Shown are 680 nucleotides from a PDB entry: RNA (23S Ribosomal RNA, nucleotides 1366 to 2058) from Haloarcula marismortui. Released in 2005, the model rests on X-ray crystallography data to a resolution of 2.4 angstroms. Primary citation: Tu et al., Cell(Cambridge,Mass.) (2005), "Structures of MLSBK antibiotics bound to mutated large ribosomal subunits provide a structural explanation for resistance". Among the 29 different proteins in the entry, which are not shown, are 50S ribosomal protein L18P, 50S ribosomal protein L22P and 50S ribosomal protein L24E. Rfam match: Archaeal large subunit ribosomal RNA. Its Rfam clan is "LSU clan". Rfam links the family to the GO terms structural constituent of ribosome and ribosome. The literature on the family includes a 2001 paper in Science by Yusupov et al., "Crystal structure of the ribosome at 5.5 A resolution". The depositors describe the entry as "Crystal Structure Of Azithromycin Bound To The G2099A Mutant 50S Ribosomal Subunit Of Haloarcula Marismortui". Lineage of the source: Archaea > Methanobacteriota > Halobacteria > Halobacteriales > Haloarcula. Crystallisation conditions: PEG 6000, KCl, NH4Cl, MgCl2, Kacetate, pH 5.8, VAPOR DIFFUSION, SITTING DROP, temperature 292K.

[PDB]
Context: one part of a larger RNA, bound to proteins that are not shown
């Protein structure tokens, strides 16, 4: 370079769009409305690991996006994560390491025995926080209201104080108590249909 | 046209209070009663009565002329996840530990530092070179109809049209998925491969064989909707089981969900395991059977050593092997090989010892003789063997 | 007897073990190298290298029947996504 403007951009039980309109130099796929659909242990909500700024705003379209793009997890610039009571932190699990001792030609190697430390972020144990409001982006963290725990200080009480209890527990069946939810009955408030 | 249909009707932590179950005390005095879903309880004192201790993330009051809502700003009920508290059963299996808390009062005040906190959490934020149809843990398991159901199907709340290229041709051949096919009905093929058939629930009914468990949903037959009015069980359900009458369709588990059935033979007893990526099987495992080693300073095994597993174990143990549930059984052979025991005699190394040799030494030989071997014995659920010929 | 110790017992048997082999007889079929039963001299079965047998179980191997059917006779029509034409995007294998 030919291959070639060719294969792929169909196949999955998720077949998904259409009519108006908005913005724009440009619109099938960016946004609004209507109509039509898809997902029901998930295509919804909260999170662990892992990622690491991907989050929010503004400005963009050379790059990335199975087409296009005014859109974007893309490009540039700014901004954003607030805790006594949510985790960590503390405890110890299987087990790990350090030091000592001993071995080894020797060590960054090696088993035991001592001592010390390490070892649990959803999902072991564990002092204490709920409701609402707020931002473009945080929120049991900020703000408002209310509550609670620990330590210490002061004051009162107390001489008890450590025995015990708890932490603290397998598998199968089952009764009772009982909230949310769901449903039924009737009442009140609002909406829909005719 | 009916009179229906939807949503809401709120309100926490916390503070206070209530207490069922369990356990116990007093009273009582059961010789048959008390009690449960079930087991059970009692003169070693049942029921009944009274009392002590004693629960919820629950009830109740406060919190709250807090908050929230446009408004109303409810009351009762059933079933009841969470949460609380009991009873029973099982083990050749026994189901953590520690810090901490309680035990152990109240007021007021001060202190409470440090680290994490955005977002995704996936058919585009993770891993898979990718905006990959793969892979990737937890909780929401109680939204409505349905039905046995956390099933199907349909629909909310919530999410989405980004499992991200479109436009056009009645859109041909051919291909992927798939529907329907008259008559025949496995003739197809290695083989019914593929597809289809059956199907839910109730009633009747059910063979051979069998380890008496099972086989079994064997097979086979019948029923199944709607509407009207009812009966029975239960405290009741918007729970369940039936009855009489009426009535529509080709079809009443009307879709969806939803077994095709029977027999003979081989293998492995069974559930289980396996070749991540062409083998799921008859292979491995297994309970069961058997043999072997060892009394623990053991047998078996790891380490160069220091030391270590088995072992917080001890023969009803645990190591090393073979066979592979049950039932009926498991014959003969110890010559070879293996293991083990024994052994007069034979053989059997080095050190020390004796002889020779060397002023020493090299070296040659002797005596003694361990395990082992020869030799003998035991042993095959030890490796294995069980023929040719002849009467 | 002989090799080399013994000389294959219960059982099972043309076996997932049988060369000959589609063994022979029977069942079943119009027709059955299959399958099942019987016989069985076993090329080269056999007892924990376990023998025989066996209810239950099985995505295990083979065979028969009823049912069912586009597997077949023998193919047809239809449905959805492609395929074909148009815009955009745009490789590779191979030489």
């Nucleotide at each position: 370079c030919a291959u070639a403007g060719u294969a792929g951009c169909a196949g999955c039980g998720a077949u998904a769009g259409u009519c108006g309109g908005g913005u724009g130099a440009g619109a099938a796929c960016c946004c609004c409305g209507a109509c039509g659909g898809c997902c029901u242990a998930a295509u919804g909500g909260a999170u662990a690991a892992g990622g690491g700024u991907u989050c929010c705003u503004c400005a963009g379209c050379a790059c990335u996006g199975c087409u296009g793009a005014u859109c974007a997890g893309c490009u540039g610039a700014g901004g954003g994560u607030u805790a006594g009571c949510c985790g960590g932190u503390c405890c110890u699990a299987a087990g790990u390491c350090u030091c000592a001792c001993c071995g080894c030609a020797a060590c960054u190697c090696g088993a035991c025995u001592g001592a010390g430390a390490c070892g649990a972020a959803a999902u072991g144990g564990g002092a204490a926080a709920c409701a609402g409001g707020u931002u473009a982006a945080u929120a049991u963290u900020c703000c408002u209201g209310u509550g609670c725990c620990a330590u210490c200080a002061u004051g009162c009480a107390g001489u008890g104080a450590a025995a015990g209890u708890u932490g603290a527990c397998g598998c199968c069946c089952u009764g009772g108590g009982g909230u949310c939810g769901a449903u039924c009955a009737c009442g009140c408030c609002g909406g829909g249909c005719a | 046209u009916c009179g229906c249909c939807c949503g809401g009707u709120c309100g926490a932590a916390c503070c206070g209070u209530c207490c069922a179950a369990c356990u116990c005390c007093g009273u009582g005095g059961a010789a048959g009663c008390c009690g449960u879903a079930a087991u059970g309880g009692c003169a070693g004192g049942a029921a009944g009565c009274g009392g002590a201790c004693g629960a919820a993330c629950g009830g109740c009051g406060g919190c709250a002329u807090a908050g929230g809502g446009a408004a109303a700003c409810g009351u009762g009920a059933u079933u009841c996840a969470a949460c609380c508290u009991g009873g029973g059963g099982c083990c050749c299996a026994u189901g953590a530990a520690a810090a901490g808390a309680c035990g152990a009062g109240c007021a007021u005040g001060a202190u409470g530092u440090c680290c994490g906190u955005a977002c995704c959490g996936a058919g585009a934020a993770c891993c898979g070179a990718c905006a990959c149809a793969g892979g990737u843990g937890u909780c929401c398991a109680u939204g409505g109809c349905g039905g046995c159901g956390a099933a199907a199907g349909c629909c909310a709340a919530g999410g989405c049209c980004u499992g991200u290229c479109g436009g056009g041709a009645g859109c041909a051949a051919c291909c992927a998925a798939c529907g329907u096919u008259a008559g025949g009905g496995a003739a197809u093929u290695c083989g019914g491969c593929a597809a289809g058939u059956u199907a839910g629930u109730c009633c009747c009914g059910u063979a051979c064989c069998u380890u008496c468990g099972g086989a079994a949903g064997a097979a086979g037959g019948g029923a199944u909707g709607c509407c009207u009015g009812c009966u029975c069980c239960g405290g009741a359900a918007c729970g369940g089981a039936g009855c009489a009458g009426g009535u529509c369709g080709c079809a009443g588990u009307g879709a969806c969900u939803c077994g095709g059935a029977a027999g003979c033979u081989c293998g492995g007893a069974c559930u289980g395991u396996c070749u991540a990526g062409u083998a799921a099987c008859a292979a491995c495992a297994u309970a069961g059977g058997u043999g072997a080693c060892c009394g623990c300073a053991a047998a078996u095994c790891c380490g160069c050593a220091a030391g270590g597993a088995c072992u917080c174990g001890u023969a009803c143990g645990g190591u090393c092997a073979c066979u592979g549930a049950a039932u009926c059984c498991u014959g003969c052979c110890c010559a070879g090989u293996g293991c083990a025991g024994g052994u007069a005699u034979c053989u059997g190394a080095a050190c020390a010892c004796c002889u020779c040799g060397u002023a020493c030494a090299a070296g040659a030989g002797g005596a003694c003789g361990a395990a082992g071997g020869a030799c003998c014995u035991g042993u095959c659920a030890a490796c294995g063997g069980c023929g040719g010929g002849g009467g | 007897u002989c090799u080399u110790a013994a000389g294959g017992u219960a059982g099972c048997g043309u076996a997932g073990u049988a060369c000959c082999u589609u063994g022979c007889c029977g069942c079943a079929u119009c027709a059955g190298u299959a399958g099942c039963g019987g016989c069985u001299u076993g090329c080269a079965u056999g007892a924990a290298u376990g023998g025989a047998u066996u209810a239950a179980c099985c995505a295990g191997a083979g065979c028969u029947u009823c049912a069912c059917u586009g597997u077949c006779c023998c193919a047809a029509c239809g449905u959805u996504g492609g395929g074909c034409c148009c815009g955009g995007u745009g490789a590779a294998c191979u030489g």